Solved structure of RNA with a sequence from Thermoclostridium caenicola, 56 nucleotides shown. Protein in the same entry: CRISPR-associated endonuclease Cas9. The structure was determined by cryo-electron microscopy at 2.9 angstroms resolution and released in 2023. The source organism's lineage runs through Bacteria, Bacillati, Clostridia, Eubacteriales and Thermoclostridium. The 2023 paper behind the entry is "Structural Basis for the Ribonuclease Activity of a Thermostable CRISPR-Cas13a from Thermoclostridium caenicola". The depositors describe the entry as "Cryo-EM structure of a riboendonclease".
Context: bound to proteins that are not shown
RNA sequence: GGGUCACAACUCCCAUGUAGGCGGAGACUGCAACCCGAAGGUGUGACUUC
RNA sequence: AUGCCA
Numbered sequence: 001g002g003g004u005c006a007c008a009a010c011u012c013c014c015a016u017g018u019a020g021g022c023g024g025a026g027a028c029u030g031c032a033a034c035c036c037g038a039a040g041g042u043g044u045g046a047c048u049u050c
Numbered sequence: 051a052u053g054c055c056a
Stems, first nucleotide, its partner, number of pairs: 003005001010026004044056002
C1' cells in the first nucleotide's frame, strides 16, 4: 500500500424527511470504581469547575 | 486541575 488507526469504546431509543435533540438510557454490553492485597511511597480537614 | 481557608 489507511488496507486490522485501537488509545479517544459499544449498543438501544426519541411521532410526519421532519426535526430536533452533536439529545437521553444502559452492573441490561464490555472496561472500570469497590475487593482480591501481599506489593506502597504521594501530609491533611472542607467545597466549585473547561 | 488550580486555587480558597487553618